[PDB]
Context: bound to proteins that are not shown
RNA sequence: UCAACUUCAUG
DNA sequence: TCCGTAGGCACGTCTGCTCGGCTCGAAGTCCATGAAGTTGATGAAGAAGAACTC
DNA sequence: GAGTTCTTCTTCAT
DNA sequence: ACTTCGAGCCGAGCAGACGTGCCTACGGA
Numbered sequence: 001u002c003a004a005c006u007u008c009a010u011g
Numbered sequence: 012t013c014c015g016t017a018g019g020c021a022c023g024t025c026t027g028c029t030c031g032g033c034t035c036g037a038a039g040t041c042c043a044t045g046a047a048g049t050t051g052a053t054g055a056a057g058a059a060g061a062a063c064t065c
Numbered sequence: 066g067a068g069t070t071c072t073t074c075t076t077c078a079t
Numbered sequence: 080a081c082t083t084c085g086a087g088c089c090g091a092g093c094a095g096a097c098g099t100g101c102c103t104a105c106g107g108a
Stems, first nucleotide, its partner, number of pairs: 003050009012108003016104015033087003038082002052079011065066001
């Protein structure tokens, strides 16, 4: 104090 | 009696719809949590300011 | 001193 | 990636109906 997205972890 | 002609009806053809099987674009694909880290954009046109310039 | 040219910067647009 | 469900084309296939060839009858010359 925005939101989308991705990825990585937890059961 | 003898053929002819006309009409009736069995088969053949066409159609009409119906059904019946292949193909095709549309929908869904677990529940919770926690991080971080990146991107929201750059290309053209117009206007204004400056300097030299003439 | 004032016109003209150049450059740049700021705001549409794909 | 199933996988399971509609939508539908196309096809096609059969079944039914109507048109027509051929037999039978009636009717005359």
Shown are 108 nucleotides from a PDB entry: RNA, together with DNA. The 2023 paper behind the entry is "Structural visualization of transcription initiation in action". The reconstruction used 539,000 particles. The entry has 15 different proteins, among them DNA-directed RNA polymerase II subunit RPB3, DNA-directed RNA polymerase II subunit RPB9 and DNA-directed RNA polymerase subunit. Released in 2023, the model rests on electron microscopy data to a resolution of 2.72 A. The entry is indexed under transcribing complex, de novo transcription initiation, early elongation complex (EEC), TRANSCRIPTION.